[PDB]
Context: bound to proteins that are not shown
C1' cells in the first nucleotide's frame, strides 16, 4: 500500500 | 462473523457504519 471475506 | 453499532418507505436473507479475519 493493494485486494478477498 | 454464535460479530458490534445504527438508520426506517417503513423492521429485510434490508441498508450503511466499524470492529474482525484471509491474501499478495
Nucleotide at each position: 500500500g493493494u485486494u478477498c471475506u | 462473523g454464535c460479530u458490534u453499532c445504527a438508520a426506517c418507505a417503513g423492521u429485510g436473507u434490508u441498508u450503511g457504519a466499524a470492529c474482525g479475519g484471509a491474501a499478495c
Solved structure of RNA (ferritin H IRE RNA), 29 nucleotides shown. Rfam match: Iron response element I. The family has 62 seed sequences and 6,829 matches in Rfam 15.1. Its family is annotated with response to iron ion in the Gene Ontology. The structure was determined by X-ray diffraction at 2.8 angstroms resolution and released in 2011. The work is reported in "Structure of dual function iron regulatory protein 1 complexed with ferritin IRE-RNA" (Walden et al., Science, 2006). The entry also contains Cytoplasmic aconitate hydratase, not shown here. Crystallisation conditions: 220 mM ammonium phosphate monobasic, 50 mM sodium acetate, pH 5.06, VAPOR DIFFUSION, HANGING DROP, temperature 291K.